The RNA with a sequence from Bacillus subtilis subsp. subtilis str. 168 has 107 modelled nucleotides. The structure was determined by X-ray crystallography at 2.49 A resolution and released in 2014. Crystallisation conditions: sodium cacodylate, ammonium acetate, magnesium acetate, PEG8000, jeffamine-M600. The depositors describe the entry as "Structure of the complete bacterial SRP Alu domain". It holds a match to the Rfam family "Bacterial large signal recognition particle RNA". Rfam describes the family as follows. The signal recognition particle (SRP) is a universally conserved ribonucleoprotein involved in the co-translational targeting of proteins to membranes. Gene Ontology terms of the family: signal recognition particle, plasma membrane targeting and SRP-dependent cotranslational protein targeting to membrane, signal sequence recognition. The 2014 paper behind the entry is "Structure of the complete bacterial SRP Alu domain". Keywords: Non-coding, RNA, SRP RNA, Elongation arrest.
RNA sequence: GGCCGUGCUAAGCGGGGAGGUAGCGGUGCCCUGUACCUGCAAUCCGCUCUAGCAGGGCCGAAUCCCUUCUCGAGGUUCGGUAACGAAUCGACAGAAGGUGCACGGUC
Numbered sequence: 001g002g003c004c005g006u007g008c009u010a011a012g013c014g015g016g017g018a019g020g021u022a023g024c025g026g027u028g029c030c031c032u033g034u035a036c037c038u039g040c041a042a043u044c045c046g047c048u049c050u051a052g053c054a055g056g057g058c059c060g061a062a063u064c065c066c067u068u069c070u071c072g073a074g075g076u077u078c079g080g081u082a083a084c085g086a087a088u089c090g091a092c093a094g095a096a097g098g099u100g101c102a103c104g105g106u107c
Base pairs, nucleotide, nucleotide: 002106003105004104005103006102007101008100012058013057014032015031016030017029022048023047024046025045026044036056037055038054039053040052065098066097067096068095069094070093074089075088076087077086078085079084
Other pairs, nucleotide, nucleotide, family: 009060tHS009061tWH010060tHS010062tWW011059tWW014091cWS017075tSS018028cWW019027cWW021023tHS023051tWS024051tSS026041tWS032091tSS033035tHS061100tHS062099tWH071092cWW072091tHS073090tHS080082tHS080083tHS
C1' cells in the first nucleotide's frame, strides 16, 4: 500500500532474420507494418554480462510497462530427381500472469 483528490519517477517511446563480433549493440542488407529527433560508422562506429555512446524531447504504474504461453508473416540450415519433408530462430495479432514512489483529505 483501502477509498477520494493531486503529483513524481522506473520502464517505454518499436521488434525480428541472415551476416558480422570474444561477447553485446549501432550502421548496411532483408522481414515486419507505422513505430520521438539529432551526431558517430569498413579506415567500421560504440560498449563490457549494468554490454551502442553523447545531446535534446514526449508519456507518466497500466488499452499504454515487464514476463510467459498460443498463433504465424518472414529469414536461415539440412535432406529429396521432384512434389515436398525436417530443424532452428521468429515480426504482427491473441490470451494468462506480474510490477513503484510522494503529498493532502478520510479526528